[PDB]
Context: one part of a larger RNA, bound to proteins that are not shown
RNA sequence: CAGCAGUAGCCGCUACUCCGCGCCCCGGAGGACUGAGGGGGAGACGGGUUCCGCGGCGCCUGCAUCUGGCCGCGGGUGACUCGGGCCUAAGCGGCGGGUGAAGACCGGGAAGGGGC
RNA sequence: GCCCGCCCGUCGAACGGGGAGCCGGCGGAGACUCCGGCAGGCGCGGCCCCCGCGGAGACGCCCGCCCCCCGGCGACGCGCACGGGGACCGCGGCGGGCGGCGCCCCGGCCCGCGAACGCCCCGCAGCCCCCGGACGCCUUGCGCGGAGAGGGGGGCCCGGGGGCGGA
RNA sequence: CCGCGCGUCCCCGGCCGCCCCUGAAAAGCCGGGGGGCGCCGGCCGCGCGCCGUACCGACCGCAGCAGGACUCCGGGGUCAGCAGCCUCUAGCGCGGGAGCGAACGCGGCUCAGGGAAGUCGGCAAGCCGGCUCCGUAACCUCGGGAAAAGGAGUGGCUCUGACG
RNA sequence: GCGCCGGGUCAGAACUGGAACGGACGCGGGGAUCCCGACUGUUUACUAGAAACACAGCGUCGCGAGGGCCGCACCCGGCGCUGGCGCGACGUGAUUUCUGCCCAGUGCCACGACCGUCACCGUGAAGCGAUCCGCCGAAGCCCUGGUAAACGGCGGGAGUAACUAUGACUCUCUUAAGGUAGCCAAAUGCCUCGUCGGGCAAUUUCCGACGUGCAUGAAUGGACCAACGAGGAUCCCACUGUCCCGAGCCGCGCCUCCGCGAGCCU
Numbered sequence: 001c002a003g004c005a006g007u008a009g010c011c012g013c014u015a016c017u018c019c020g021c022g023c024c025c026c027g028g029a030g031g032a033c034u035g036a037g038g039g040g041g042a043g044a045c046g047g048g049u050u051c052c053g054c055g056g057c058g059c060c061u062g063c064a065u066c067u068g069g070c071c072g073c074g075g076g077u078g079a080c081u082c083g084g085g086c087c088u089a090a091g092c093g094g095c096g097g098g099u100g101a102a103g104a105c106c107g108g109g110a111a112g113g114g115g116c
Numbered sequence: 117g118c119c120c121g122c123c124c125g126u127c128g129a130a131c132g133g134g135g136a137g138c139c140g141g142c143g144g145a146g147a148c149u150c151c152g153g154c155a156g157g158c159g160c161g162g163c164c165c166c167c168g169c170g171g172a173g174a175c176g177c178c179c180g181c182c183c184c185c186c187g188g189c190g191a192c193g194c195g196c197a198c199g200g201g202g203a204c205c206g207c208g209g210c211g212g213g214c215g216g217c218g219c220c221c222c223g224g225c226c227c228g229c230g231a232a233c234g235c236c237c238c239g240c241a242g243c244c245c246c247c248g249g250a251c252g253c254c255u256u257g258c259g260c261g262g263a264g265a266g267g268g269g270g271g272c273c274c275g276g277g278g279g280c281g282g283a
Numbered sequence: 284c285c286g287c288g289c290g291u292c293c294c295c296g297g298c299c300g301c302c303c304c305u306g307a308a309a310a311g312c313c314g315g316g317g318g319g320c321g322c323c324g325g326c327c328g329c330g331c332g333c334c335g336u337a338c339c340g341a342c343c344g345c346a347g348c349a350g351g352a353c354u355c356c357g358g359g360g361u362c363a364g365c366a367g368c369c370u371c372u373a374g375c376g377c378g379g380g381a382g383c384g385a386a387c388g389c390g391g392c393u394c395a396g397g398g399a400a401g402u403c404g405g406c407a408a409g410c411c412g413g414c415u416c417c418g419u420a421a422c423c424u425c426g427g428g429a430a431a432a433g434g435a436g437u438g439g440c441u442c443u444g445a446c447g
Numbered sequence: 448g449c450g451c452c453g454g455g456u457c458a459g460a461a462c463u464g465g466a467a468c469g470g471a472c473g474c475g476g477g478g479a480u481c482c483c484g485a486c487u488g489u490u491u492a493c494u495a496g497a498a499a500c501a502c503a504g505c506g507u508c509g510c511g512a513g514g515g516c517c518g519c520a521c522c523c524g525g526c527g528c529u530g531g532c533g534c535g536a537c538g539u540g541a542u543u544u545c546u547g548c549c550c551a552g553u554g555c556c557a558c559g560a561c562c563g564u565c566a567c568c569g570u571g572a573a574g575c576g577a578u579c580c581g582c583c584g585a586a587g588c589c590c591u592g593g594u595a596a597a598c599g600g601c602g603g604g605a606g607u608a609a610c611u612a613u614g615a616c617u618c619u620c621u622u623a624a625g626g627u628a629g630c631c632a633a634a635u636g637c638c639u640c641g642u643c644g645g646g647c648a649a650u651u652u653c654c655g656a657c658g659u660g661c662a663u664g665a666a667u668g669g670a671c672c673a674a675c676g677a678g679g680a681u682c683c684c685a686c687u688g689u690c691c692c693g694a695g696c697c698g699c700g701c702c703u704c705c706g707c708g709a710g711c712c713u
Stems, first nucleotide, its partner, number of pairs: 002713002009707002016030005033374002040356004046339002050337001051075006060068001080156002082335003086133002091127001092125002097106003108122001113120001137154005157331008168177002181319009193301003198296007205288005210228005233281006242272006252260002302306001342351002358370004379705004387700008396691002400689001405686001413437005422427001424541001438463002441460006464468001476684007483676002488500002504539007515526003543670003547601003552598002554594004559590001563588002569582003573578001602620004629663001630660001641657005
C1' cells in the first nucleotide's frame, strides 16, 4: 500500500413518540422497561482524579451530538467517639549459637529483665 | 538501699477482639468528620471531702490503691421448632392535601415524625433465697422434684418495653 | 394522631437434638484470697496527637468486551414461596437510524388423517405436571418401591357450620 | 376469641355458566426388563461427568520410640501436642452369600543354619624391596524351611463293563498344582449373524436357556440388584411435523436507503 469494496458488518439487555434552540441534549406530555438475588441505594478490593462547577467539540463518544466518564480552565476528601494504628490467629521473622566452599540456611538451653 | 525475675516479637486481620456518637441542618462537589444542639469515653490539674453499713438469707446500697497468688470477662459450633421484642407490613378510624367522575363512590392515592443518651419503673424464661415437707408441677416438644417439688413470700440477670427529660 | 391484626425479616431467650466433627487466641479490663497500705469520691476547668476519608455502570480480560468480580439493606398483588407473571419507590430508555415485508437463516406458533412407518438411536418436539379425595403391584437390605400404576373433583356467586 | 371481640383456614350446601375453572404463570409422561457402578460425592478449566476416581466396609503388612516411615547439601526436620481402639504402607471396594487348589518360578521372611562362595583389614611365609602367596572370612547370595486377601498359575497323556460312547476310579507327564462353588456366547466366544425357546408380518439387536468357555472364575475377588443414576441397551403404553408430505404464520436478520465501515486471501 492495492484489488476485495462503499463489500462483510454496525440483529444481547421488550421502546420509543409529540411539541418546545430541538441533538441520541435538556424541559414538559405520553407510552413503557429494569421489577426489592433490581438497569435501586451503599460499601471491600482494584483503578487514581475518573469527583464538582464553568466553557468547548479539535481527539474520542465503532451513527450522530449542541452529549459525555473526552478536551481546556478553576476547584474538591475536615474525626477524642468511624476505620487504620493496638491485640493476638494460621503463619512469619528474631535468637549466644549450629552448619555450609560460600551465598545462605537452621535453632532455646545461652551471665537474656530496672530505679536506689 | 534493696527487691523480684529461666527464655523474643511496637511481626501478622481497613471482615476476628477492641473505651466511647446520636439527632437536626448546611454546601456545586463531604459528613457517624463541618455547623447547631445534646451526650459518651479516656486522661491532666485546682478545690473540697474523707477511710463501709443494711438484711433471716439470696441480694442491696456510690464505691481505695500496690504486690503476689486464684479466677472472671474478652470468648465463641450447627440445627428443627417454640417464645419475646424491634423494624417492616397491612387494616380501620380521625385530621390535612389531591386526582378522576358517562354512572357509582364516606370504595381511589398522598402525608400524619420522634435518635443516642440520663433518671425512675417494669420484663417471660432462667438461676438462687427463706419457710416447709410431698405424686404432683408442667412443655410445642419436654423436663422437674427428699441432694427438697407444689404452695406462699422474696433476690439476681435479662442486646428489651414504658414514663418523664431529650423534644 | 388514635386503636388493632396477620405475616415477613432481624436480634434475642429458654430448651431440645447432633458429633470416632466438640466449634481460636491474646491485648485490655475487673473481681477474690493473703499480705502490705491509704485512699476514695464529689465539683470545676482543659486536653485528646498520627494516617485513611472524592468518586466508580470508571476493576480485570488489547476495548465504554452477552465474560468474570466480595458483601450490606430489601415494599405490594397472585402464590406454599425470596419461584414465575404484573407493580410502588428508585433508576432509566445500550457501536445508530429509516423503509420493505423475497428466498433463506435464527428465535418461536399452528397443523387434516395416520401415529416412529423417520433415524445409528424417539435426537428434537410433544404428552405429563398445582392441590384435594380415593386407590396402588412385583420385589425389598423391611427403611423402601410410591408421586408406583390408575381414577374423581377444582370457577363465580349466595350461604352454612367448625375453631380460639 | 366474652366487657364478646378477633381470626382465615378447613368442611358442607344450593344457584349458576357455548360441556367452564391449576383458564396466564409455575409445574413428573409412565411401565416392563437387561448390563455396569451399592449409595451422596469427585474428575480431565478450553472435545470424553463415565461403567473411571473416591467411599463405608473388608483384609494384608511393618513398627514398643536405644523404633518405624518419610523429608534431607549439611545443620537439622515431618508424622508427633503422636503411642498399637496408634501411626505409616498397601490391595479389594456397601450389604447378602461365599472366597477352591497350587510355594515349582519370581518376590518376601526367618535369635534358620553356616554348606559353597564372598571384601578391605588383620595375621603368617617368601623377597633387596616394590611385591607376591597363604590364611582369615561381615553382611549378601547359595542352602534349608515358612509364605498366594504376595505376584501369579489352574494342562495334557493312558487304562477304566453288561447298548456304546462314558469315566465315577488309579495311573502318569510337564512345571508346583490342574479351574472348585459359581457364571457365560456377557462391556469377556475366534468360529458366529452359534444353537434351541420367547417376542415380530419380517429381527447381525433384545430376553431366557445351552456351554471342551479362541482366551470365564473366586479381595488380579466369584455370584448376587433392594435403593440409587444428565451412565450403556431392548420393548410397551402415552404422546407428538421424526416422518408420509409438507403448508400457513409471527418477530428478527437478509434486502434497499442515510451515516459509518473492516477481515481472509491473491
Notes
An RNA structure (Large Subunit rRNA, nucleotides 1130 to 1848) from Giardia lamblia ATCC 50803, in which 713 nucleotides are resolved. Taxonomically the source falls in Giardia duodenalis (Eukaryota, Metamonada, Hexamitidae, Giardiinae). It holds a match to the Rfam family "Archaeal large subunit ribosomal RNA". The family has 91 seed sequences and 2,955 matches in Rfam 15.1. Its Rfam clan is "LSU clan". The entry has 71 different proteins, among them Ribosomal protein S8, Ribosomal protein S15A and Ribosomal protein S2. Entry title: Giardia Ribosome in PRE-T Hybrid State (D2).